[PDB]
RNA sequence: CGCUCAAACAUUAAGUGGUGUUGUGC
RNA sequence: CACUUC
Numbered sequence: 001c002g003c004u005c006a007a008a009c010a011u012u013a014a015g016u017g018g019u020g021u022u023g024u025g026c
Numbered sequence: 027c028a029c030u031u032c
Base pairs, nucleotide, nucleotide: 002026010019011018013031014030015029016028
Other pairs, nucleotide, nucleotide, family: 003025cWW004024cWW007022cWW
C1' cells in the first nucleotide's frame, strides 16, 4: 500500500443497509 | 446518499 472480516466509532430525527475511517489477517 | 418508519 492493496485485499477479506467481526466490533468500537462517525453520516441520518430514527431504523435499515451502505459507506467513510480506524480496528483485523496479509 | 438509498429504502423504511406499525